Shown are 587 nucleotides from a PDB entry: RNA (LSUb rRNA, nucleotides 4 to 623; LUS_alpha rRNA, nucleotides 1614 to 1867) from Trypanosoma brucei brucei. The work is reported in "A single pseudouridine on rRNA regulates ribosome structure and function in the mammalian parasite Trypanosoma brucei" (Rajan et al., Nat Commun, 2023). Keywords: CRYO-EM, TRYPANOSOMA BRUCEI, 80S RIBOSOME, RIBOSOME. The sample was in a buffer at pH 7.6. Lineage of the source: Eukaryota > Discoba > Trypanosomatida > Trypanosoma > Trypanosoma brucei. Released in 2023, the model rests on cryo-EM data to a resolution of 2.6 angstroms. The entry has 75 different proteins, among them 40S ribosomal protein S7, Ribosomal protein L37 and 60S ribosomal protein L23a. Rfam match: Eukaryotic large subunit ribosomal RNA. The family has 88 seed sequences and 107,465 matches in Rfam 15.1.
[PDB]
Context: one part of a larger RNA, bound to proteins that are not shown
RNA sequence: CAACUGCAGACCGUACUCAUCACCGCAUCAGGUCCCCAAGCAUCGAAUGCUCUGGUACAUAGAGAAAGGUACACUCAGGGAAGUCGGCAAAAUAGAUGCGUAAGUUCGCAAGAAGCAUUGGCUCUGAGGGCAA
RNA sequence: UUGCCAACUCAGAACUGCUUACGGCGGGGAAUCCAACUGUAUAAUUAAAACAUAGGUUUGUGAUGCAUCCAAGUGGUGUAUGUCGCAAACUGAUUUCUGCCCAGUGCUCUGAAUGUCAACGUGACGAGAUUCACCGACGCGCGGGUAAACGGCGGGAGUAACUAUGACUCUCUUAAGGUAGCCAAAUGCCUCGUCUUCCAAUUAGAGACGCGCAUGAAUGGAUUAAUGAGAUUCCCUCUGUCCCGAGUUACUAUCUAGCGAAAC
RNA sequence: UGGCGUAGCAAAGAUCUAACGGAAUAUUUU
RNA sequence: UAAAUGCAACGUUGGAUACUGGAGCGGGGAAGGAUUUCGUGCCAACGGCACUCGUACACGAGUUGUUCGGUCACUGAGCACAACGUUACACCGUUUUGUUAGGAAAG
RNA sequence: AAAAGGGGCAACAGAGAACCUGGGAUGAUAUUCCAAAAAGAAUUGCAUGUGGG
Numbered sequence: 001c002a003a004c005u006g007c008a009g010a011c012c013g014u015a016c017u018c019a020u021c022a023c024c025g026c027a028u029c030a031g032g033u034c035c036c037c038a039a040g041c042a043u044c045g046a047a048u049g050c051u052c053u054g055g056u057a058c059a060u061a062g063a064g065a066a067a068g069g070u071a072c073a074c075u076c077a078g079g080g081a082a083g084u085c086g087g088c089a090a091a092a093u094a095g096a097u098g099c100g101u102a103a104g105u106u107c108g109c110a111a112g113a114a115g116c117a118u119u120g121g122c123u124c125u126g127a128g129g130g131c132a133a
Numbered sequence: 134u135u136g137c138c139a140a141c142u143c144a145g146a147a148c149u150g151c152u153u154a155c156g157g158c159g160g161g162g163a164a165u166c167c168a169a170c171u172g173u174a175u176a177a178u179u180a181a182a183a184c185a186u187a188g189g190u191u192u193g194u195g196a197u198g199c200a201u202c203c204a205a206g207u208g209g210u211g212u213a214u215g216u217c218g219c220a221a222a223c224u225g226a227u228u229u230c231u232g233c234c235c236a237g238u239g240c241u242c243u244g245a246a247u248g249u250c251a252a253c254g255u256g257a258c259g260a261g262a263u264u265c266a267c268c269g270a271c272g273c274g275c276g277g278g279u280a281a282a283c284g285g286c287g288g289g290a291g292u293a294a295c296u297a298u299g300a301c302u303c304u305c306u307u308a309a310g311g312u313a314g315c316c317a318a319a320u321g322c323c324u325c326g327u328c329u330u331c332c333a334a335u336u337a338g339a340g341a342c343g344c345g346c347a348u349g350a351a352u353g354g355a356u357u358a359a360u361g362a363g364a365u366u367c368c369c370u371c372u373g374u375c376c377c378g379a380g381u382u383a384c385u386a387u388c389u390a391g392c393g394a395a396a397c
Numbered sequence: 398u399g400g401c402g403u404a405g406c407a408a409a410g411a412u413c414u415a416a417c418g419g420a421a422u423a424u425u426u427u
Numbered sequence: 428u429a430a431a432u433g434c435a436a437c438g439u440u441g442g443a444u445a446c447u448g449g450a451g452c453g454g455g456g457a458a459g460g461a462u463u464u465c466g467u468g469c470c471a472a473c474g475g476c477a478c479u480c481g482u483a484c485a486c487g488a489g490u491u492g493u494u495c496g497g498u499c500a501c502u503g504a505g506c507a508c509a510a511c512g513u514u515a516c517a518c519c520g521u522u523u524u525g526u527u528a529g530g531a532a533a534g
Numbered sequence: 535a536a537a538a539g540g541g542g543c544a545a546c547a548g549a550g551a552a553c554c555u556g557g558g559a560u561g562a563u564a565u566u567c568c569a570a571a572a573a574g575a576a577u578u579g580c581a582u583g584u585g586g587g
Stems, first nucleotide, its partner, number of pairs: 001586001003584002009578001011497003016460002023032002034456004039051004054447004060390003068385004073381004078376002082374001087371001095119005104109001106226001120149002123146006129138005160369007167361002172184002188224007199211002202208001228355003232286003237283002239279004244275001248273002254267004287305005314348001315345001326342005391406002397399001412443007464488005473481002494576001501548001505543002508540001511520002554574002556568002
Other pairs, nucleotide, nucleotide, family: 002585cWW005582cWH006581cWH007580cWH008579cWH014492tWH015461tHS015463cWH016022tWS018458tHS019033tWH019458tWW020408tWW021482tHS025029tWS043045tHS043047tHS045047cHS051448tHS052449tWH053451tWW067386tHS077377cWW080372tHS080374tHS081087tHS081088cWH081372tWH083374cSS084086tHS093159tHS100114tHS101113tHS102111tHH103110tHS105108tWS106108cHS106357cHS122147cWW167182cSS169359tWS170186tHS175180tWH187225tHS189281tWS195215tSS196214tWW198212tWW201209cWS203206tWS204517tWW205513cSS205519tWS224351cSS226357tHS230350tWS231351cWH234308cSS235282tWH246274cWW247274cWW250270tHS252269tHS258263cWW259262tHS280283cHS285309tSS292300tHS293298tWH299300cHS299301tWS306310tWS307309tHS311312cHS311349tWS312350tWH313349tHS317324cWH321323tWS331337tWW332334tHS335337cHS350353cSS373377cWS384407cSS393402tHS393404tHS394403tWH395401tHH396400tHS402403cHS411444tWS419421tHS419479cWS424433cWS425432tWS462489tWS462490tWW465561cSS469483cWW470481tWH472483cWS488562tWS489490cWH492565cSS493552tWS502545tWH504544tHS508522tHS509527tWS510521cWH513517tWH525539tWS527532tWH545548tHS553565tSS553575cWW559564tHS560562tHS586587cHS
C1' cells in the first nucleotide's frame, strides 16, 4: 500500500388528510388553494360524446297537467325590423376538398375577402416500400 | 428475375340510396369618428377615445460633478457607472409639415458698470449707557439671450360698362395681428344652418360650402394601410322584436310527511 | 313575543328488489 | 274471515339499473390541520330530513431506518453579532464592487 | 510553518446524497418489520487482525 476478515454504525421526522366534509371563508358554504402518474373508440384533437380498471348512488323526500315564474329546453301559417332610444334577445354562418377572389396599401397585407361545386353505402382498380437469393 | 413481408394516405370507376338526418364548428358587405399596432388599467356599478409604447425634441452634468436620502457620522442611492453615460421634462408609429410674437411672467448671462442693504470692522462727541459718520456680499434695479418655456396671434369706410361681390384705395391700431391646412368636426350660440345624395316620408348618416359665438400647427396641424368586447349610418341573409299570439317539456309554486327562520 | 307550523329546505340526472339486523311489527276485543 | 283500523323511515349482503369517464366523487405529496387513523361498544346532544350509520360520544390501541427527508457539511437574493462612529438617550448607521475594524483580530 | 482582509446565519423544488426485490409481515406501519437455509442479494464510513510484507 492493495485484498480479505472481525466488530460497530449516533440524532429528529414517519398515523391520517390534502378537499362538492379533514385547509382559508363565523359552517360538512356551487367561492379560493402549488406538484407527480393518466387507458379504449370516433376525431386534426388533453375539443366534445360514449366505455374496461379504480371510485360512487352522498347531497330532505312522496303525490301530482291551476295561475304566474326560472331554464346550461323547443316548435310555429302569411308577412319579414312595420317592434325599440338602439336588430337588445333570438335566428343565422359553419368541417374538408377543387376552383375563384375587389377597392386600398407602409408591398408585408387586406384574405377564410366576396362567391360556386362536391360529400352516403357497397364492389373493385392504380400510385406511393423493405429484405434475401 | 424470383420469393416473403409492413404503413395507411391519395386518385379513379361501376352499382345503389336519401326523410339533407349525433357531436363540434366563422354570418357577410359599403362607409364616417377616435386611438398607429401587441400590452396595462378604477378587487365590489366606468375597459374607453384614458395610461404605456417605439419614434421625435429640449434641459443639467467631466466626479472636490449633476440629481438626491438621513436627526447625525470617515453615513446612503443612480454609481459593479463615465457623455453611444446618468439624471429631469414635453410630444406620441410611419408619411408630409411644424408659420409670426421676447412687450407680460419665468429661466438665464463670462455684463457688476453704478444706485440701494445686514452682521462683522474703522473712527469721532460724551463720564458712560446711548448717538453719529465711513466701509460693507449675493440679490434687486439697469442692459443682453431664450417660445419642441408658460403662453399669445385686430378694427372701420370707399371702390370694376345690369345687379352682386371687391383684386385696388384710405384710415385707426398691436409684442405680433392666425401662415400652411381643416370644419355646423367628440370643437357652431343662432341651428332641425344652405345645397346634393340616401327613403313614400329622415331634428339621423355621407359629400360639398365657410367673416369659424369660441378651428389651427410637439398647449402639435393634416393624412393614413393594418389592428379594435371603442362611438355612428346603410345594405344582403335571417328570424315570435312585432302584426297577435298558441302548443309542449324539466324544476318550482300548489297538497302531504319531517324540519323550520327573518323583515316588520 | 305576533308574523307562523308561515317563507322555505328546487345546481351537480336515481334508484329498485329479496333475505337478514334492529324496540322500531303482521301492535284491533270496542 | 283476508282490503276498507300500526303508517312512514334505517344498515349489511346478493341481484338489477345507472353516474364519474384518466384536466376523474382515482392513486401519492407540500402549505395548513393535529389523532380526524384502527378495533370494540353506544344513539342523550350534533351531521338544518332520517339513521340501527358517522370525521359524533366512550374505552382501549397504532407511527420501528448505517442507505428515505433534514442536521452533520455548500453557496444565492439577503440578514446583522463583533469593531468603529453617531445620538441628551442605542431601541441608530456601516457590515460581498474580494469582504469588518486608525486596523497589533493567524495559537 | 508559510499563509493579507473577525465570528455566524439564510434553499425539506438550487448544489449534495452508500438499497433493491419477495413475503402467509398488521385491525391499523413499512425501500423502516423478516434470523441461520436471516426470503434474501448488495453498497458504503470508522477502528482492528491475518496473509502478500